[PDB]
C1' cells in the first nucleotide's frame, strides 16, 4: 500500500440482558 470488516479489540454499561468507543481482518 492493497483487498474484506463494521467484525473483530479494548471500555463498560445495565430497563446495555446490550451496548461503548476504537480502529483493524487479511494479501
Nucleotide at each position: 500500500g492493497g483487498c474484506c470488516u463494521c467484525a473483530g479489540c479494548a471500555c463498560u454499561a445495565c430497563c446495555c440482558c446490550a451496548g461503548u468507543g476504537u480502529a483493524g481482518g487479511u494479501c

The RNA (IV-B RNA) has 27 modelled nucleotides. The entry is an ensemble of 20 models. It was solved by solution-state NMR. It comes from the structure "The structure of subdomain IV-B from the CVB-3 IRES".